[PDB]
Context: bound to proteins that are not shown
RNA sequence: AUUCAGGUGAUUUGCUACCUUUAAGUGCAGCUAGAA
Numbered sequence: 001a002u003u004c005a006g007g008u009g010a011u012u013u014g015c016u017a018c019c020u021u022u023a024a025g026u027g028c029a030g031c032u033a034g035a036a
Base pairs, nucleotide, nucleotide: 005020006019007018013029014028015027
């Protein structure tokens, strides 16, 4: 020098949040303007 860990949303592009004490989906964009 050594050129991205896996996972969490009845859905999830990007980043971010979150969780790896077998637990966990928040925020801003994005797309959207649907009907009890």
Annotation:
Entry title: A processed non-coding RNA regulates a bacterial antiviral system. Solved structure of RNA (TOXI) with a sequence from Pectobacterium atrosepticum, 36 nucleotides shown. It was solved by X-ray crystallography to 3 A.